[PDB]
Context: one part of a larger RNA, bound to proteins that are not shown
RNA sequence: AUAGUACCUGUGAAGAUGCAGGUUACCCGCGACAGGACGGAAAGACCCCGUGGAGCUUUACUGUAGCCUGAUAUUGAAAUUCGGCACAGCUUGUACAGGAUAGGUAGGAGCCUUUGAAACGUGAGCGCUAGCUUACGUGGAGGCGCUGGUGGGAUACUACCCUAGCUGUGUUGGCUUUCUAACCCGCACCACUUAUCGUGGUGGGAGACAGUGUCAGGCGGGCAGUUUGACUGGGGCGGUCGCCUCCUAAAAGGUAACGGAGGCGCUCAAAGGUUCCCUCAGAAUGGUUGGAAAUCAUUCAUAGAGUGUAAAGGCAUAAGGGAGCUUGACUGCGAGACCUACAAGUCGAGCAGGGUCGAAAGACGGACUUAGUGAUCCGGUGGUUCCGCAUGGAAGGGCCAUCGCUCAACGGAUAAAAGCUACCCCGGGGAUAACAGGCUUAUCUCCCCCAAGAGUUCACAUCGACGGGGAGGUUUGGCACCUCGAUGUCGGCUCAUCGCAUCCUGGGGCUGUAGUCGGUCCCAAGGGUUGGGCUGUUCGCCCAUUAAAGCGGUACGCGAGCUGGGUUCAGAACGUCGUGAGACAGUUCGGUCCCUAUCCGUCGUGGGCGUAGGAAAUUUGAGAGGAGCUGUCCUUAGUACGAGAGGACCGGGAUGGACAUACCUCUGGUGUACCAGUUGUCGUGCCAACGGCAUAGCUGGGUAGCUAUGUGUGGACGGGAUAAGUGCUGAAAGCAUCUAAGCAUGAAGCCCCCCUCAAGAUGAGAUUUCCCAACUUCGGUUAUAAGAUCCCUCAAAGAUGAUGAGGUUAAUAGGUUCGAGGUGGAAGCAUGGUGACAUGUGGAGCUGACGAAUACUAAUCGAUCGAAGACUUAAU
Numbered sequence: 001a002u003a004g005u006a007c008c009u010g011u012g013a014a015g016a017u018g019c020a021g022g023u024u025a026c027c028c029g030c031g032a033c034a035g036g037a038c039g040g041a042a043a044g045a046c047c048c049c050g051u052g053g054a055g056c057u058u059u060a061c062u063g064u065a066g067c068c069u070g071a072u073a074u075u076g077a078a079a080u081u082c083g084g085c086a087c088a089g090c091u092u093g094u095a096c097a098g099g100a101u102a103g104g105u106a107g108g109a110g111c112c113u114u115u116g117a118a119a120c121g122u123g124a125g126c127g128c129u130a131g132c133u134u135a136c137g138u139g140g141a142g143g144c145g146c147u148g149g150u151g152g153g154a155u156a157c158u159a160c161c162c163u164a165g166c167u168g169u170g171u172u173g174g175c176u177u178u179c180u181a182a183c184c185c186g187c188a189c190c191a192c193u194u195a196u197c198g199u200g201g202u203g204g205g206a207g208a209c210a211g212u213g214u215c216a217g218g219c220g221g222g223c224a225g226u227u228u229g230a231c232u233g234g235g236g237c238g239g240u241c242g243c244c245u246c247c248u249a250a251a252a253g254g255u256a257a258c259g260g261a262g263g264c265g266c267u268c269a270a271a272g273g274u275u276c277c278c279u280c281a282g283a284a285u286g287g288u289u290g291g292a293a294a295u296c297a298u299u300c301a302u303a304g305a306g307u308g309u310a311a312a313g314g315c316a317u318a319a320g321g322g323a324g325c326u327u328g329a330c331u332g333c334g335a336g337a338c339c340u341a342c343a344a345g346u347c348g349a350g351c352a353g354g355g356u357c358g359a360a361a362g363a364c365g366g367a368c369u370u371a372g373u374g375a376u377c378c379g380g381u382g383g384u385u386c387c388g389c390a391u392g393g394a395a396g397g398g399c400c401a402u403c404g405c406u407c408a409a410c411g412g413a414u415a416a417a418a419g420c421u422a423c424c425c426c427g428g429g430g431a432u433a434a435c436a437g438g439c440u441u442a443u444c445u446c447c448c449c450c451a452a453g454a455g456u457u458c459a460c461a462u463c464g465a466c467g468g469g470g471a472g473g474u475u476u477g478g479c480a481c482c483u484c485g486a487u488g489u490c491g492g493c494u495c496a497u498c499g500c501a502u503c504c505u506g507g508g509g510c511u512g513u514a515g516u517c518g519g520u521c522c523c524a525a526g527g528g529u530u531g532g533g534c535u536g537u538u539c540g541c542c543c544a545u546u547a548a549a550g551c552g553g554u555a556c557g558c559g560a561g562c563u564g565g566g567u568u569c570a571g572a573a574c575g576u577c578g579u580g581a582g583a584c585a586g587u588u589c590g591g592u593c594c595c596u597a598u599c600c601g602u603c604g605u606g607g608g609c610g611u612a613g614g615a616a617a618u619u620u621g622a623g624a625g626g627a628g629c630u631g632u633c634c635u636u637a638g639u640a641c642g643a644g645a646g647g648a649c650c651g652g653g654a655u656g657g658a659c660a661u662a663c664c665u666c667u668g669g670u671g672u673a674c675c676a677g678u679u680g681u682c683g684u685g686c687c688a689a690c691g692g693c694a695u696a697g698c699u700g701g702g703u704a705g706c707u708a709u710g711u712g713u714g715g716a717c718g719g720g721a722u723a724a725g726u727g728c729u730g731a732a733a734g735c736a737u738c739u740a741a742g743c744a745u746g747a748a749g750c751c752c753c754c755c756u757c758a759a760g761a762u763g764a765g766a767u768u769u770c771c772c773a774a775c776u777u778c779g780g781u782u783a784u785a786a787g788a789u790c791c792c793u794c795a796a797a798g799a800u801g802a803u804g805a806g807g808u809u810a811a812u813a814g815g816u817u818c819g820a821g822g823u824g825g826a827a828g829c830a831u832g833g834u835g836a837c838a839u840g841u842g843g844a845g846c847u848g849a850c851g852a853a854u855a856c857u858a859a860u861c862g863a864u865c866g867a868a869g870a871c872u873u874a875a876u
Stems, first nucleotide, its partner, number of pairs: 003017001006023005026608008035600003039595002047429004052425002054421004060226005066219009076179001079177001081174004110144001112142001125132001185204001187203006229241003238258001242264006265410001266308001268366001273325006280304001282300002286296001306315002309372001311370003330353004336347003342411001355364003378404007387396001436483001437481001438479003442476001444472006453463002490565001491563003495557001496554005503528003506523006530544005571589001573587002575584003609760001613771007623757004629657007641646001659714005667708004674701005679694006718752003725745003772869001774781001787865004791807005812858003815854005821847003828841005
C1' cells in the first nucleotide's frame, strides 16, 4: 500500500487479521465501549554521533573598538641655569710609605723632554713645617709616574675630576622658569540679525600647551572570528595512544579484545676492532677472619654462573673473563634476498680506496641478537660552485655534510587555541543509552540431597552446620536483538483476568499432638481474601477489625478509560562545586494531559436467507453462561479430657457479615403541566381575584413513575465419580504387604443437582393445531388460503427498529362522569373588627401519570406480502 481483516499455542527482526497446528464462526445493518491494529497527529521535548550551527563565559588562541603614554609634525620669541664654546679646566682635599703627611679614579712602566724638571730667592692651590702636580731668574736632569707605592686606589703624560674659582665668545637648543603672534575657549560685549546656530570685530582666559595627523609601546571578553582529539561493550569519569620482548597464537608465517606480564625515549673511547691467553655459580670433606658464606684451600661441579639493560632466543666454536696492540664506531658501493598498501625497515656475498691487528692465512663498514626514537616545509653552520637575468663580481639559490623545533594524540590538521548550554537549534541513528519486550540466571525467590549436630536419651516431631544439585523468570544486573520519520515510565482510580510455591475456608499423615492449643508436611485455586493515620510514594510502620487481611504474571495489567501528587523543559530560591557562563537524580515553591472509532474485539439490539409446502402457538436440550464465601451464639456438655486451670469431636438448632438478584406494600429520596403560603415588580382600567418575570423566584408538602439506605428471596439439600489419605481380601516373595488382579471408602475440589440463554445444534430436532385449486399445454404458473404487514390509537415495552395492548363487529388513547391518593378550608356571601383579620357555609375547592364506566372525539377508507409440496431406496 490492495484487502473477503477471528481466537489459542507456537515460529519469526526474539510482543501476529494475514505464517504452522488446532478451536470457533450463516449473510447485512443500527445503538454503544475502548483491548489491539506497536491507533492518528508532530522526520523523539531524553540519549549518542556530525572535524553541523547558534547564544553565553574565561587567567584558551588570534585580534580588536576604545583608553593611557610618549617621539615627531603643526610650533613661536626673550630671558634664568647648563649643554654643542659654559672655551679650559688646575694643583689640591690629604695617606704609614713614593724620594717630601699626593687627586676621585683610570687609557699610561712611559712622556715634559731646546716648547723646563729638583731645593731654596720667590710663588697659585696648599700642608699634622717634610714640600707635592706645575712655572721659572742666578741653575739649567730631574719631577717623577698605572709599575715599585710599612699602603687602599694613586699627583710624568693623558679623558680629566665629588673638590672651588671664572666670564662672555660662531650660533644654538635643552632641564627650567618665562613672554606672546599661531592654536583654543559650551566667554562677556558689539554688529550682520525679530536669532541660546554660525561668521566677523573688541577685551579677558589659556598658550606654544592642549587638540589634531603619522609612528611607536602598555591596557583592552567591551567587542569579533574561532579552537577545545580519538578509542570506549552508549556517553561521561578513569585509563590508553609510538617503539622492543614474552604468552594468548591452534608445532611455517601471520592473527584480535579497555586480554595476561614487563621494558625503551639510553649507555660504552672500552662494555668497539684484532692477536694471544684463561674458564664459571654453588656444594661439602674448613678453616687466621668465620655476620653463615668476605679472601684463601680441594674434589665434583653442564653450566645450576656470567653476557651494560626488559624478556625471549643464543653462547665453552665461547658471544663469558683477562692481557697486548689498536680505531673498521672506515670512504665509495653493492649481485641477491627478507619484510611490506605506501613511506619506511632488515640482511647481505663481493668489488675498489686507504688502514689496524696478526708471523702469516685472515678478521674487522661498532657493542651476542632484537628497543634507545620523529618524514616534510622552514631556518642556522662548514665545504663545492657547477646556477646566479646586458657583462664582471655579489646578494640570493642548488648539491654535499650536519644541526635546530617537537610535533609523545609519536604518518606529525599552522610544528599559534580552553569551557557552559535546563534558551538551545539542524542533520542523522534503534549502527548507540533511559522504559518495557527478548536471551542468560551471576544476584534474587523457592525446592532438594548428605547428615555433623541442638533438642534428657534421639541426625531425620521441629530445626539443621560444612558442603553438594536443581526449578522459576517476579529483584539488582549482563548482552544490545525490534521499536528514536515517537512503543507516554511512577504511584493512585475503574475494570479485571490467570497461575498456585494456599492467607482463610474443606480433607488428611503426623507431632516433643491429652481436647482447645499451636508447629510440620500432603491434597487442594470453588469462593473469599477490611476501614483508616503518615508520605507522590510502591513499600514499610502504626490504630482499630476480620475466618483471613496470600504471593506473583498480565508493556513492574489497564492514560485513543481517568487523575497528574512524584519525576523530566523554560521562572525562582537555599546548601555545595566552578574564577565564569553554569552545574548537581541534592533540596524547595510554581508550572497547557489533544483525538468526531474505519477494521478486529466486546455489550446489546434489528433485517435477509436455510431448515423440501405455507403458517400460529408449546417445546426437548447438543452446548454455554451464573452462582459457589463464611461468622457468632445455644445444645449435646461443663460432658469427654483434665491435680487443676481449662476444655469438643461429632450433629442439631438459631441468628448475623459481606455479596447477587427481584420489587415499591411499609420507611425514606426525587417528583420543572398536583396543592398550598409568601417577597419585589409589570399587566389585565380600579378594590377584590388572577396572569408574566425573578434558579420551578422562594418556602411547606406531595401522586404516578423511577429508586436504596427500604422490603422479600438466594447460595438449601442430595446423588455419581475422585485427590492426598484410610482400608478389606491378596500373591509375586508358603511370611508379610494398599496392589498386580478386584473392591471398598474418602474434599468448599470433578460431574450431576440449583438459576439463566440456548435447533444458524447447516446434525438446523419434537408435540398439537390451521390452510388444501385450477389454469396448465406442461409448470421457472397466476392470485389467493391459514397467517401476517402497510397504516393508525397506544405502553406492562422502548434510542430507532423490535416486544406487547388496540383499530368501530372497538375501551387503545383523549375527553366526560365517579373514585383512590395528594393538598388543606376555594369563590361569593353573611356575621364580628378602626384595621391588620377571623368564623359558618363546606375535610370545601383544586387535583399530571393511579382504578372503573361511557363511543362524545380519534383508531373511518383502503393497499401489499403470503402454499399447491423434489428425487433415491426400504417398509408399504
Solved structure of RNA (23S ribosomal RNA, nucleotides 2045 to 2920) from Staphylococcus aureus, 876 nucleotides shown. The entry has 28 different proteins, among them Large ribosomal subunit protein bL28, Large ribosomal subunit protein uL3 and Large ribosomal subunit protein uL30. The sample was in a buffer at pH 7.4. The 2024 paper behind the entry is "Synthetic macrolides overcoming MLS B K-resistant pathogens". The entry is indexed under antibiotic, ribosome. The PDB entry is titled "Cryo-EM structure of Staphylococcus aureus (15B196) 50S ribosome in complex with MCX-190". It holds a match to the Rfam family "Bacterial large subunit ribosomal RNA". Rfam 15.1 lists 51,934 matches to the family in 10,816 species.